[PDB]
Context: one part of a larger RNA, bound to proteins that are not shown
């Protein structure tokens, strides 16, 4: 500095809540799981995967499976070697593809009377450098999306502040849809963002009328159909308009409330645009691309076959359930977009899908179109019904070499489930919601009920923020920082080790008292108890005291080894519970005390090293 909190404060967004319709319930359509399969290709996966990549899987597509067949090879560059194919029709054979194979015919810039030798190119076989692979890796990657979020924010230069990471500026008070402006201010300014510069819609007005009209008018087969003006509409180029400009009221300012003029008011409405960043977000199967694998195939070809399997399950949707409804039948109002080797008018023929015929377009000139909710009329009459149309028989059209797996549509016959849906759960503040139908990109066709878009009619409600969800600002607290999906505490299992207690044995120093005590100095004695004698003495000799060592009893000290047994110290991913850190979800700690599988609980008293003054939902 974050980021976070079952701390605060202040504030947003269909975030709640108030209100409309709606998913979960049924049939169906369609992604998915999961099972099944020779294969049922492959990714996407909580938001930010499930009508997503696939804006069209019968063959193709395709990437799977199976069988058939090829190997310089569907494709791209370059090569040494061969008869000769400049080019172009057959044949065997096979599902095809592929294998064998027959014949036409041979130009050209080169050398010759030709004969023929012979180089060049666009093919062919033989070996050579190379191809190709949607085979691996999106944590190697690029380029592009998705996201938190069109959130209000991110940030820099000087300059102040700090040793310092870093703050200020960006922070405060007002205001806003915003870092959007005013304003105060150690800060002055800027940059990526907001806003504005761009599309579309709303008004007016000029500019061009093969759209356009009785306007005002003559011509009517009374259809603006001809004449015919282009006024209006509408085409579209362009151009004005709104700026809080003006009156009032608060306000320091910025602006906010209210009022007129005006088509339009204070962002008129709706779009493009999406910051430094974050998800080791998506995709290397779009496409590039760095490793890594594959060769006779993880290459190519083809015929089928799958991706369409199904006992179950889930999103997302179609279409119900009916009477403010369904059915026939007449009838009135759109937008925006399409029309080749197509869009297909009025004909004719089928009940029809559709076949045949053919006009006009080249398309503000012609066609797709019928709009359709809606209006007038008639029918039904409350019923599983003239609600629903599901499934299944039957025929039959179109497109396609070709529809069994596996298409769409038409007609007849069948008419299922469905009576408005547990627990939850979703969108949506106005031309929205609902509801109604029109168009298109893909595309032979279609499994579209899907996407993208366009008009038609046209709601309810919103006191409020308390809860939930997301997210913004200032704060505070913290043991978080791949940042609460954070850390984190103690038992116990499991491993390797050191270790304390320690009854019982082993083995030592040691201290006291008694007691046996060598050797030797020393001390007596040395005797009618031996030797020598000058008789003084010497000497063997006995005796005694000190004395190393040893024994007996007793105390204390240390060392090996000690079943029994306490707790520790380490050791990726073992087992309870979650006690501590965000008021940590009963504030923590603390001495003490008792209590409990275990952090711990309580009691008593104390600190603060407690957040903000008032029921629980763990772990990761």
């Nucleotide at each position: 500095u974050g980021a976070c909190g079952g701390g605060g404060g202040c504030c947003c967004g269909c975030a709640c809540a108030a209100g409309c319709g709606g998913u979960g319930g049924a049939g169906c359509a369609u992604g998915u799981g999961g099972u099944u399969u020779a294969a049922u290709u492959c990714g996407a996966a909580g938001c930010a995967a499930c009508g997503c990549g696939a804006a069209g899987a019968a063959c193709c597509u395709u990437a799977c499976c199976a069988g058939g067949c090829c190997u310089u090879g569907a494709c791209a560059u370059g090569c040494u070697a061969g008869g000769g194919a400049a080019c172009c029709c057959g044949g065997g054979u096979g599902a095809a593809a592929g294998c064998c194979u027959g014949g036409g015919g041979u130009g050209c810039c080169c050398c010759g009377c030709g004969a023929g030798g012979g180089g060049a190119g666009c093919c062919c076989u033989a070996g050579c450098a190379c191809a190709g692979g949607u085979g691996c890796u999106g944590c190697a990657u690029g380029g592009c999306c998705g996201u938190c979020g069109u959130c209000a924010g991110c940030u820099c230069g000087u300059g102040c502040c700090g040793u310092g990471a870093g703050g200020u500026g960006u922070u405060g008070g007002g205001u806003u849809a915003a870092g959007u402006c005013c304003c105060g201010c150690a800060a002055c300014g800027a940059g990526c963002g907001c806003a504005a510069c761009c599309c579309c819609c709303g008004c007016c007005g000029u500019u061009a009328g093969u759209u356009g009209c009785c306007a005002g008018c003559g011509g009517u087969u009374c259809g603006g159909c001809c004449g015919g003006g282009c006024a209006c509409u509408c085409u579209a180029a362009c151009g004005g308009g709104a700026c809080u400009g003006c009156c009032c009221g608060c306000g320091a300012a910025a602006g906010c409330g209210g009022g007129a003029g005006g088509a339009a008011g204070g962002a008129g409405g709706g779009g493009a645009c999406g910051a430094c960043g974050u998800c080791u977000g998506g995709u290397c199967a779009g496409c590039a691309u760095g490793g890594c694998c594959c060769u006779u195939a993880c290459g190519g070809c083809c015929u089928g076959g799958g991706c369409g399997a199904c006992a179950c399950a889930c999103g997302u949707g179609c279409u119900a359930c009916a009477a403010u409804g369904c059915c026939c039948a007449c009838u009135a109002c759109a937008a925006a977009g399409c029309g080749a080797u197509g869009c297909c008018a009025c004909c004719c023929g089928g009940c029809a899908a559709c076949g045949g015929g053919g006009a006009g377009c080249u398309a503000a000139u012609c066609g797709c179109a019928a709009a359709a909710a809606g209006g007038u009329g008639g029918g039904c009459c409350c019923a599983g019904u003239u609600c629903g149309g599901a499934u299944u028989g039957g025929g039959g059209u179109c497109u396609g070499c070709a529809a069994c797996c596996c298409g769409a549509c038409c007609c007849c016959a069948u008419g299922a489930a469905g009576c408005c849906g547990g627990a939850a759960u979703c969108g949506c503040u106005a031309g929205u919601a609902a509801u109604c139908g029109c168009g298109g990109a893909u595309c032979a066709g279609c499994c579209a009920u899907g996407c993208c878009g366009c008009g038609g009619u046209g709601a309810a409600u919103a006191c409020g923020u308390u809860c939930c969800c997301g997210g913004g600002c200032c704060u505070u607290g913290u043991a978080c920082a791949c940042a609460c999906c954070g850390c984190c505490c103690g038992u116990c299992a499991c491993g390797c080790c050191a270790u304390g207690g320690g009854a019982g044995c082993g083995g030592g120093c040691u201290c006291u008292a008694c007691c046996c005590g060598a050797a030797g100095u020393c001390g007596c004695c040395g005797g009618g108890a031996g030797c020598c004698u000058a008789c003084g003495g010497g000497c063997a000799g006995g005796c005694g005291c000190c004395g190393a060592g040893g024994g007996u009893a007793g105390g204390g000290c240390c060392c090996g080894u000690g079943a029994c047994u306490g707790g520790g110290g380490c050791g990726a991913a073992g087992u309870c519970g979650u006690a501590a850190c965000a008021a940590g979800g009963u504030a923590g700690c603390u001495g003490u005390a008792c209590c409990g599988g275990a952090a711990g609980g309580u009691g008593c008293g104390g600190c603060u090293g407690g957040a903000u003054c008032a029921c629980u939902u763990u772990c990761u």
Shown are 620 nucleotides from a PDB entry: RNA (16S rRNA, nucleotides 898 to 1521) from Thermus thermophilus. An Rfam search finds the family "Bacterial small subunit ribosomal RNA" in it. The family has 99 seed sequences and 42,628 matches in Rfam 15.1. Rfam links the family to the GO terms ribosome and structural constituent of ribosome. It is bound to paromomycin (PAR). The organism belongs to Thermus thermophilus, within Bacteria. Crystals were grown from: MPD, NH4Cl, KCl, CaCl2, magnesium acetate, sodium cacodylate, pH 6.5, VAPOR DIFFUSION, HANGING DROP, temperature 277K. Entry title: Structure of the Thermus thermophilus 30S ribosomal subunit complexed with a human anti-codon stem loop (HASL) of transfer RNA Lysine 3 (TRNALYS3) bound to an mRNA with an AAG-codon in the A-site and paromomycin. The entry has 20 different proteins, among them 30S ribosomal protein S3, 30S ribosomal protein S8 and 30S ribosomal protein S6. Primary citation: Vendeix et al., J.Mol.Biol. (2012), "Human tRNA(Lys3)(UUU) Is Pre-Structured by Natural Modifications for Cognate and Wobble Codon Binding through Keto-Enol Tautomerism". Released in 2012, the model rests on X-ray diffraction data to a resolution of 2.8 angstrom.